[PDB]
Context: bound to proteins that are not shown
RNA sequence: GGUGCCUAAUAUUUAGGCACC
Numbered sequence: 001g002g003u004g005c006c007u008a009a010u011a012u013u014u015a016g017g018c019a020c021c
Base pairs, nucleotide, nucleotide: 001021002020003019004018005017006016007015008014009013
C1' cells in the first nucleotide's frame, strides 16, 4: 500500500484505534 473489524458524530460523509495481509 491494501483489507477486515471496533469506537464516535445531526454523517448521501467524517475522524480515530486495533488486527491481519
Solved structure of RNA with a sequence from Mus musculus, 21 nucleotides shown. Keywords: roquin, ROQ domain, RNA binding, CDE2, RNA BINDING PROTEIN. Ions in the entry include chloride and magnesium. The depositors describe the entry as "X-ray structure of Roquin ROQ domain in complex with a UCP3 CDE2 SL RNA motif". The structure was determined by X-ray diffraction at 2.4 A resolution and released in 2020.